Solved structure of RNA (SSU rRNA) from Trypanosoma brucei brucei, 1918 nucleotides shown. Released in 2023, the model rests on cryo-EM data to a resolution of 2.47 angstrom. Rfam match: Eukaryotic small subunit ribosomal RNA. The family has 90 seed sequences and 75,755 matches in Rfam 15.1. Its family is annotated with structural constituent of ribosome and ribosome in the Gene Ontology. The entry is indexed under CRYO-EM, TRYPANOSOMA BRUCEI, 80S RIBOSOME, RIBOSOME. The 2023 paper behind the entry is "A single pseudouridine on rRNA regulates ribosome structure and function in the mammalian parasite Trypanosoma brucei". The reconstruction used 459,985 particles. Entry title: CRYO-EM STRUCTURE OF TRYPANOSOMA BRUCEI PROCYCLIC FORM 80S RIBOSOME : PARENTAL STRAIN.

Context: bound to proteins that are not shown
RNA sequence: GAUCUGGUUGAUUCUGCCAGUAGUCAUAUGCUUGUUUCAAGGACUUAGCCAUGCAUGCCUCAGAAUCACUGCAUUGCAGGAAUCUGCGCAUGGCUCAUUACAUCAGACGUAAUCUGCCGCCAAAAUUUUGCGG
RNA sequence: CGCAUUACUGGAUAACUUGGCGAAACGCCAAGCUAAUACAUGAACCAAUCGGACGCUCUCUUU
RNA sequence: GAUGGGACGUCCAGCGAAUGAAUGAAAUUAGAACCAACGCCUCCACCCGGAGGCAGUAACACUCAGACGUGUUGACUCAAUUCAUUCCGUGCGAAAGCCGAGC
RNA sequence: UGCUCGGCGUCUACUGACGAACAACUGCCCUAUCAGCCAGUGAUGGCCGUGUAGUGGACUGCCAUGGCGUUGACGGGAGCGGGGGAUUAGGGUUCGAUUCCGGAGAGGGAGCCUGAGAAAUAGCUACCACUUCUACGGAGGGCAGCAGGCGCGCAAAUUGCCCAAUGUCGAAAAAAUACGAUGAGGCAGCGAAAAGAAAUAGAGCCGACCGUG
RNA sequence: UGGUUGUUUUCAAUGGGGGAUACUCAAACCCAUUCAAUAUCGAGUAACAAUUGGAGGACAAGUCUGGUGCCAGCACCCGCGGUAAUUCCAGCUCCAAAAGCGUAUAUUAAUGCUGUUGCUGUUAAAGGGUUCGUAGUUGAACUGUGGGCCACGUAGUGUGGUGCCGUACCAGUCCCGUCCACCUCG
RNA sequence: ACGUGUUUUGACCCACGCCCUCGUGGCC
RNA sequence: AGAUACAAGAAACACGGGAGCAGUUC
RNA sequence: GCAU
RNA sequence: GUCAUGCAUG
RNA sequence: GGGGCGUCCGUGAAUUU
RNA sequence: ACUGUGACCAAAAAGAUGCGACCAAAGCAGUCUUGCCGACUUGAAUUACAAAGCAUGGGAUAACGAAGCAUCAGCCCUGGGG
RNA sequence: UUAUGUUGGUUUUAGAAGUCCUUGGGAGAUUAUGGGGCCGCGU
RNA sequence: UGUUUCG
RNA sequence: UGUGGCGCGC
RNA sequence: CGCGGCUUCCAGGAAUGAAGGAGGGUAGUUCGGGGGAGAACGUACUGGUGCGUCAGAGGUGAAAUUCUUAGACCGCACCAAGACGAACUACAGCGAAGGCAUUCUUCAAGGAUACCUUCCUCAAUCAAGAACCAAAGUGUGGGGAUCAAAGAUGAUUAGAGACCAUUGUAGUCCACACUGCAAACCAUGACACCCAUGAAUUGGGGAACAUCAU
RNA sequence: UUUAUUUAUCAAUUUACGUGCCUA
RNA sequence: CUCAGCACGUUUCUUACUUCUUCACGCGAAAGCUUGGAGGUUACAGUCUCAGGGGGGAGUACGUUCGCAAGAGUGAAACUUAAAGAAAUUGACGGAAUGGCACCACAAGACGUGGAGCGUGCGGUUUAAUUUGAC
RNA sequence: CAACACGGGGAACUUUACCAGAUCCGGACAGGGUGAGGAUUGACAGAUGGAGUGUUCUUUCUCGAUCCCCUGAAUGGUGGUGCAUGGCCGCUUUUGGUCGGUGGAGUGAUUUGUUUGGUUGAUUCCGUCAACGGACGAGAUCCAAGCUGCCCAGUAGGUGCCGGGAUUGUCCACACAGGACAGCAGUCC
RNA sequence: UCGUCAUCCUUCUUUUUUCAGGCCCCUUCUCUGCGGGAUUCCUUGCUUUUCGCGCAAGGUGAGAUUUUGGGCAACAGCAGGUCUGUGAUGCUCCUCAAUGUUCUGGGCGACACGCGCACUACAAUGUCAGUGAGAACAAGAG
RNA sequence: CGA
RNA sequence: CGCUCCCGCUUGAUCAAAAGAGCGGGGAAACCACGGAAUCACGUAGACCCACUUGGGACCGAGUAUUGCAAUUAUUGGUCGCGCAACGAGGAAUGUCUCGUAGGCGCAGCUCAUCAAACUGUGCCGAUUACGUCCCUGCCAUUUGUACACACCGCCCGUCGUUGUUUCCGAUGAUGGUGCAAUACAGGUGAUCGGACCGUC
RNA sequence: ACCGAAAGUUCACCGAUAUUGCUUCAAUAGAGGAAGCAAAAGUCGUAACAAGGUAGCUGUAGGUGAACCUGCAGCUGGAUCAUUU
Repeated sequence: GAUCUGGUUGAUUCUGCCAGUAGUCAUAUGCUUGUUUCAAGGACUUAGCCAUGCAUGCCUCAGAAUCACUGCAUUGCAGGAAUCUGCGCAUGGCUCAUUACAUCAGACGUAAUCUGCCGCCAAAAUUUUGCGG
Repeated sequence: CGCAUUACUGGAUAACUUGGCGAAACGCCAAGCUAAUACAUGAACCAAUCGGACGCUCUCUUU
Repeated sequence: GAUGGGACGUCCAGCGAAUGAAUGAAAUUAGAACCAACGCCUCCACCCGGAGGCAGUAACACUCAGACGUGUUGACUCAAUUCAUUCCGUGCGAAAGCCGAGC
Repeated sequence: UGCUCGGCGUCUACUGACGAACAACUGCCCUAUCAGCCAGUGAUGGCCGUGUAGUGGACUGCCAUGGCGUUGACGGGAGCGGGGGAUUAGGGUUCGAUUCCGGAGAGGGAGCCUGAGAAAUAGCUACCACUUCUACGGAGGGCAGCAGGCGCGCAAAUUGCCCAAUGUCGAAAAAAUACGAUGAGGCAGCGAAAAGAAAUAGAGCCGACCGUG
Repeated sequence: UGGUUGUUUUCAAUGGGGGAUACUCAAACCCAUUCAAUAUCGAGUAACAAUUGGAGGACAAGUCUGGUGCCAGCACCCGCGGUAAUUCCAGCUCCAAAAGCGUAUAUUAAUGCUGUUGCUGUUAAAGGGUUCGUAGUUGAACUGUGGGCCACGUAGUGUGGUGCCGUACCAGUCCCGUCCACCUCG
Repeated sequence: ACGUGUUUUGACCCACGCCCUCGUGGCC
Repeated sequence: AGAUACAAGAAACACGGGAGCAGUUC
Repeated sequence: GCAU
Repeated sequence: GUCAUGCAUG
Repeated sequence: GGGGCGUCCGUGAAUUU
Repeated sequence: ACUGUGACCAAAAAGAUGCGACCAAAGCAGUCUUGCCGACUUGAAUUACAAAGCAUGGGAUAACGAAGCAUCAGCCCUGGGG
Repeated sequence: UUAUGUUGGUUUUAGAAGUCCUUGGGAGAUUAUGGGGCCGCGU
Repeated sequence: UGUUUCG
Repeated sequence: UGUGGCGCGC
Repeated sequence: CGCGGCUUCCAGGAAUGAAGGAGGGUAGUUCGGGGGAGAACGUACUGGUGCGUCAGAGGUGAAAUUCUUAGACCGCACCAAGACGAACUACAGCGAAGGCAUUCUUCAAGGAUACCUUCCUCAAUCAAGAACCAAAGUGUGGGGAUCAAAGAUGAUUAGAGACCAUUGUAGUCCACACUGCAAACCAUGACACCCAUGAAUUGGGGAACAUCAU
Repeated sequence: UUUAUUUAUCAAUUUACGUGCCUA
Repeated sequence: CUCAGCACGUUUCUUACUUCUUCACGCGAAAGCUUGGAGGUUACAGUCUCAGGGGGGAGUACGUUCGCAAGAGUGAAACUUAAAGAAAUUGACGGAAUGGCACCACAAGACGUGGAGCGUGCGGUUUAAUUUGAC
Repeated sequence: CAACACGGGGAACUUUACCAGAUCCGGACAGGGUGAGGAUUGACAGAUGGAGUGUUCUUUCUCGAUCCCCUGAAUGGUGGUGCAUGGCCGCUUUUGGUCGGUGGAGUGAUUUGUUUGGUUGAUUCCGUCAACGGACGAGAUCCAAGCUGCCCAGUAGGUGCCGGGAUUGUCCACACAGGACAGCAGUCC
Repeated sequence: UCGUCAUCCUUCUUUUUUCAGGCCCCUUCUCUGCGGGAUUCCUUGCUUUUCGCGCAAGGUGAGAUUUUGGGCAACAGCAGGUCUGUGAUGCUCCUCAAUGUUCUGGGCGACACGCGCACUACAAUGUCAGUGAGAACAAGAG
Repeated sequence: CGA
Repeated sequence: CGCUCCCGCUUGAUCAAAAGAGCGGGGAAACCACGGAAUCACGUAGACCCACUUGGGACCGAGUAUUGCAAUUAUUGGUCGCGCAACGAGGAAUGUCUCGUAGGCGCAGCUCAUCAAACUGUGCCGAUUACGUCCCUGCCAUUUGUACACACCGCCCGUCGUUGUUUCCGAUGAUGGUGCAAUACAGGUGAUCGGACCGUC
Repeated sequence: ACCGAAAGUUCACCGAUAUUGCUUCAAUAGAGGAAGCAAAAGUCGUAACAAGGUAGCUGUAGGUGAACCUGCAGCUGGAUCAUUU
């Protein structure tokens, strides 16, 4: 950097390979290593086997306290363990075994369908209760 | 069936205590209390327009 | 006796779902004549009954004289309206709910 | 007692958003010492149905003989797909387990309940292979989550601190008689994979020497 | 009279390190600031000491000195080693690049040695024994790109205008020659 | 007298404006 | 104004439920 | 402002 | 047109 | 007078990559 | 088909404008009239095969059709008929 | 299909269409003059 | 005998 | 001017 | 058959051009060892027959194996069978290649040339597929003269399973079936365009010569 | 073909030529 | 009469097999090719098709199709190697040609050596040593 | 071939390089040590050795700084290596062969010149020629032999006289077995 | 009948008048420093068509083809020989009981054998014994 | 040299 | 004290060779020297006569003189014996040579105190054969082939034998994964009956 | 009187798992018989390179200790670009 060099012959010009050379967020091993910034890190082989510990719960002025609970008052005021109720745990994290009219990418459909939480909205059905029979 | 100041609705079951079973087990039984925005029943007038079938019922205009 | 007009009473007439019927537009031609009943306008001052013609004219037998004659799409058996027969738990409480203030 | 006004919570109907599930116009490595593939028992199409949230041979019955292929079907081998990485005259060759998007799985493989949504696995049921405690009657297990251990191999880190930040769930702002969880995530330890900046000396006198002059 | 190597020297500077009124941070750590603000430690063999590969060629760097003697060993390839080894084992010098540098395996470029751009086929490897022939690839020409008007710097050609020194050509006049020359006009 | 050499005309050419029922025909 | 050529981004019919009041023009 |  | 929010239409 | 808007119905011997 | 111009196309990564994080690998920040502030601060703009979709152009091509008697009806008007 | 005041029925006058005759006009990318006979005349 | 070349 | 070619017809 | 009036029938002319691309046609009954069928011909090798003669003949570098008075070799005449077509024969012809050589009679083809014939893209090259393909070799019938793998004998040699000599089977030839292996070579794929010079040659045509015509 | 007194830039006609054999 | 015929001489044209030893560019590593290319190609594009990718193992093994057989088509790898190969140049060699030359060659001959004894040199054997170079 | 009457190699001692033994230093010079109160040399006689000329021993004279002891170094070697070399020689090779400069041909190694035809022992000449000019070798030069000119001799040789010494024949005679072959004044003509 | 003058041999050493020699003259033979002489010169015949370069036989000659014998001799080489020629020489070995040097004594030659090169023979063209004539190159002491 |  | 090398003439000698001794000469064209070499010659009226013989002289015994410091393993010369040592012309093979040459015959120098069967020169006697060729062995210059290049003493092919290593065939043997079918069959979903228990109307 | 409802019964369907059998792929032992590649400077010859001592080589068939030999057709890559004008 739009670049090449050594090996076949007593010498020459070729074909053709072997060897040399530079990079790799590309792995491993050897020797060496003062300072600072930024970073990948049990994928490859065995989607092999696992001791232990921890990884998903939630209460406001606004669902339900007689804890034989606690602190002040003195037939109350607060905080409230535990349980019932409502919501979530189908997300996140991990891995790459399977897999070629499959999965995926770019472009299109559902007039073939379901859809809690969220937004804007809607609502004129219903002979009930008490007393005296 | 009558009259209205017409919405003061019902049984349960946990925590708890009383017996406990089992070697244990993010295992379990029976009895006795008590809540709800759990569960189950339930609401006439107030309170509108809108149109379909009918009648041994009335009233009126024509034949 | 009139598919006659008004009252009276007696069964249905909410959202959603099932089956059947109707609606969910039109966009290839101009004038007349009769009969049925429907709407209007004139007479014979009105009424009685008994005559004769289309000037105008969205619809609709009152309380409402314009209270949808018009959904959407490229396209619909879709949206939505009316009528008939249904829904038995496998649907529809103003949670028969909870806090703040004030009178 | 008798009323008035605000803030919440909930049943049903409808359609926007967040989604789910189906369908497929074009494209994607090597191999012919793989040339024919498909139909009893669905193969290609038709008719009336069933099932589904819904279309459909998805499925039952009947009918016809069709459908695909040297423009490489059928069979075999390697392999999760893409955005992208390496090498840069240009054209190309090669890699992509791995941060974002999509798919699939939770030892193997099957079945299912609850739910708006799962064929869910720190949910349930059974079998197979492994495996733990017992008083021998019985009862349990699922690290391809974080840390850690054994084995395997040429080959890969702490059984650390914290919810301060970024987010998720939720009856929830913070504070006050009165402090949600979170190995998701962050921070530090180990770490010559790789990448950036940069020490290990500077300036002279004197004496003796050097090579040009 | 300038360029520099050496040993006795002098004289400033700075970090690696040690610490803090402190900063940072959930807390701790790293970085950054400072060595008086009245009041803060420190370099001389600066022992605070650079390594990994090489010196025949490819390929930068010794015709140095010992040992071994086709042994031990080196060498990616060519090759070196049997008594004078430029190659082994060492010492001294020197080279590369440097807080880095060797070795193994895979892959990209080198590679116009996979060639569409862009290879080769007489003798180096490579044209089928010959014809026919399907799929495939590739396939002749034609329907037609206009014209006017000015202007004005070009702008090639033919046709005609206008004058036209000198030169040349044709036709006349005279003259020489019979094988080779001259004058003046329309 | 013809040439050669001038100098204009004129047909090709480029630049810049305008016009065309932008072949013929047919309207005006 | 008609014909010659060219125009299915065209010709020839029609729709008030057609143009925010049935547009714009001689 | 006149007409429906 | 007018028993008209015909408060319309030309 | 003639011309543009929208929406349908007859008219091609239609023009495409 | 081809070609010109535009639509529809996640980020990260890759090419690029601007800013002295002490420089740089980075990052999307930051600057100064000394502010009870201002710059109506910035954070521009690109490429991404093949297929698909809108509106130009018609030279080179390609898909169709035809195989030439398997052909050819000429237009406008006014008077009637059935 | 309209329009006869509206709806529902009968009946028509006209169009338009096709379908045969006829007048007016102008076109033609290919010459009404191509075949016989009825024949006559002269060859 | 009517055009058209040509001197 | 006239000569010489001119084609059509005569 | 020239003029002349009538009549009936009638569309029959509107299509680019014919590639120094392909196909087809006509002609010289052109050209050639091109192919398939018959009939014949020629000498020679071998073997017989009839005559003659008499001692060796053959073969090699030199010999030997071999034949021979029961007459070999040699000479003349003739008979039988099978293969082969010398010289002419060439830097000549024909064929897709492999290949093709006496004469006459037949059968179907092929190229080139000539043409103011016809037609109007009908084409080039080709995976798969097809046909042909020297010699050797194989199967079944013929045939069997020559040469001759295998084998035998004689030499040579250190040896000689070889080269040399004498023999000898299959084969060599024909018919019908197979096989598909070559230095199957121009070691050079097919189609199309351009391309300088001088001598030659094989087939066809034009000019010339000759024949007609005036 | 014209022509052609005063011609020429890629010619308007190189087309020429005889021998041997030959039906008694 | 295979007869308006058959050959030759001269000038043109179409087709085919060629030559230059008195043939041009150009191309190629060279030998060589050249209207019939191996030319018109780094100034690299007319159309189609078949093969090759260092030498061996090897056209071998396995599988399959065809064949009576003999065989034919298709067709690898493990291993092993630093060269194998092509065209030209100069030597050397040849039981390959041409022209010469030499008594360290032969031909025509002479005198010998090799056989005997002995002198001397070399090898071997012996030895305390039989010192040693040269084949 | 190009080793074997070759190393000039016919060795009694020597030569001599080999074998068995005995002596000498011809180890300069430098450093250290002994050392004129003596560093050192030599030797008669007896033994020792092969050795009636101290090698060494007993003994005691002589010489007088020349040495001696130790450590380095240096010398000498017919020791090795002719496969580390110079010089010389042999052979290839007794034939006729070899090389530049400039020019021509080829990418190049290379080639032409220096080929072929006659002739010569000859790359010797003639001719031709992409070659033209030159150097070596061959030839020429040098030594010896054979024929000759000048020159030359008391070291090379010759005629001529004089002197000295010896044989000396009228005829016949003629080796014991005794011949063939020049001269002749006594023959021949 | 002419033709003959005269028989031969020796005189070394030595120096002398006899111990046998003396004298006067010459350069053919010998010695050698420069020179002459030979050249395909002459004739005939052959010789690439002619030419040219040359060849064979004879002649002239002392000698007739490089006159006859030697010496010298290019360029490239050989791992030919020599370190036993030298005060030629690099590395290496020994170096005072020496591989230096010298002295005494041995060996280099030793002998079952193989080979190269010479000398002497195997007889009458001889051996032995006598008589005769007859060369060149050279060498020689302090 | 050695005599 | 010169001499030291090479020679001659005498003598030894009233008795071999070889010695010894006197007297002389030469520095070398002056001595040796008139240089008496050996093959050769002789009508010598010589000896021998075809046999290992008077051919040939190896080997060995005994006495002598000389060179040298020293002679044994005999230095050399000379004398008498031995001659009964082979050898009677030499197989295959092989050397040199063309005119004063080959062959034959001696002599000098050199080495050297004493020794030449060697070498370097010199003379004497003196021929046969050829006046060519490329047959053998080689050399020179061309043309041609080549797989050789320390160059034909080159290079190079295959069987057989030994030792390593990788594949193929082979009676027989044997192991893992997927797929499909058949048989048995846990669990579950749906339907069908059932009705302990509980609300009880 | 009646409503819910546990155990349990029968059938259909989905279907783990086990056994058996086929098919397919991947690795693997084997007496003996062969082939290739190397080493050692082993034994026998001499096929090729020159006309390599019988020119060489291709296809095919037979034979023989080994290289090879032989028959038939072909080639020059030959040892000939060439001789009735």